[PDB]
Context: bound to proteins that are not shown
DNA sequence: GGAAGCGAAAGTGTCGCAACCCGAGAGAGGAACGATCTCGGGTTGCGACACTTTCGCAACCCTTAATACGTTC
């Protein structure tokens, strides 16, 4: 170098900005049901 | 698990093409009987190619389900 990862900005799923990672090597998936967070309660 | 249609794998028959074979016939040549080449049918191998068979993709969801909002299996 690619690729990931995501802290901000950004009429905002997109552009940009600073950052930082690298075992040969993510592909984000399923309800009404099961746990789980929420909310009425 | 497998409709219904389909096609994709693989096998197994057919079929026309070539390859050669083999008989008949005009007749060459030179003086006669048939050499040679060709016509037509026949048979046989061979191989491309049609033909036949299996196998697998994946409707529908069965009478039978629930319905704040959101990841996840």
């Nucleotide at each position: 170098u690619a690729g990931u990862c995501g802290g901000g900005u950004g009429a905002u799923u997109a552009g940009c900005c600073a950052g930082a990672c690298u075992c040969u090597a993510a592909c984000u998936u399923a309800u009404u049901g099961a746990a789980c967070g929420u909310a009425u309660u």
The RNA with a sequence from Escherichia coli, together with DNA, has 114 modelled nucleotides. It was solved by cryo-electron microscopy to 2.69 angstroms. Rfam match: Retron msr RNA. About the family: Retron elements are found in a wide range of mainly Gram-negative bacteria. The depositors describe the entry as "Cryo-EM structure of the Retron Ec78 complex, PtuA:PtuB:RT (4:2:2)". Protein in the same entry: Retron I-A effector PtuA, Retron I-A effector PtuB and Retron I-A Ec78 reverse transcriptase. The reconstruction used 301,183 particles.